[PDB]
RNA sequence: GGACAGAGUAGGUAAACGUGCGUAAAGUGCCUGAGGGACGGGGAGUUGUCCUCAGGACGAACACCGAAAGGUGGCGGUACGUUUACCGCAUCUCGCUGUUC
Ligand code: THF
Repeated sequence: GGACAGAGUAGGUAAACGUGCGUAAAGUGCCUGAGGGACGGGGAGUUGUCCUCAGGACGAACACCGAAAGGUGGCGGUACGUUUACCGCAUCUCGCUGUUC
C1' cells in the first nucleotide's frame, strides 16, 4: 500500500475566544434544608468535592455624554457556548467482554 472492523465520552480546575446579564443590585459568596453528579460496569465502604432548587442574614464602583430611555469604558468572588491545557480515580465484593493455560 488492497479488503474487513472500530470511532457519540462523565467529574474538577484554569486560560483564551465568543455572546450576554446586573450596576434602578439580580447573579455570585456565606448559613440552613432538599435533590443530583463525580471516587471509569453492579454493591459495599470511602471523599467531603461540584451542580440544581428553596429559605435566611450580610455586602456593592461607577465615571463621562444625555432630559431619560440609551451609548463608551469599567466594576461584579456575574450566565452560557466553543477551544486548549492541567488535575482525580487502584482497596473489598459481584458478574460481563477479551487475552492467556
Ligand atoms: N455576596 C454577598 N451577598 N455578600 C457579601 O458580603 C459578599 N462578599 C464577597 C462577594 N460576594 C458577596 C465575598
Molecule: Riboswitch
Organism: Eubacterium siraeum V10Sc8a